[PDB]
This is an experimental structure of RNA with a sequence from Pyrococcus abyssi GE5, with 67 nucleotides shown. Released in 2017, the model rests on X-ray crystallography data to a resolution of 2.6 angstroms. The work is reported in "Structural insight into the methyltransfer mechanism of the bifunctional Trm5" (Wang et al., Sci Adv, 2017). The entry also contains tRNA (guanine(37)-N1)-methyltransferase Trm5a, not shown here. An Rfam search finds the family "tRNA" in it. Its family is annotated with triplet codon-amino acid adaptor activity in the Gene Ontology. It is annotated as a transfer RNA.

Context: bound to proteins that are not shown
RNA sequence: GCGGUAGCUCAGCCUGGGAGAGCACCGGACUGAAGAUCCGGGUGUCGGGGGUUCAAAUCCCCCCCGC
Numbered sequence: 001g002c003g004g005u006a007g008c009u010c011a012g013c014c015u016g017g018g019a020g021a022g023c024a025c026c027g028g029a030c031u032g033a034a035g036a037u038c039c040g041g042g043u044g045u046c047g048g049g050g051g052u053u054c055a056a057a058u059c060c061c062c063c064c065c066g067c
C1' cells in the first nucleotide's frame, strides 16, 4: 500500500436500497464412447465492533488475520 463476500475460486463497493456467478456439496434421472450430460436444492455473522443515515457488503473510524 493492498486483500478478507457461499464449501473452493471470484463478481458486486467508485456513486448506499434484489445475497450473486462458475464449480463444489445434497437429492433424483440417463445402456455401447464420455474424468460426462439432464432436473431440483443456497448451504451466507459480506472477518468483527462502532459511526453517519429512513436504510450500510457498499461511505467513515477502530480491532483481528494474511501478502
Stems, first nucleotide, its partner, number of pairs: 001067004007023004017054001024043001025041005047063005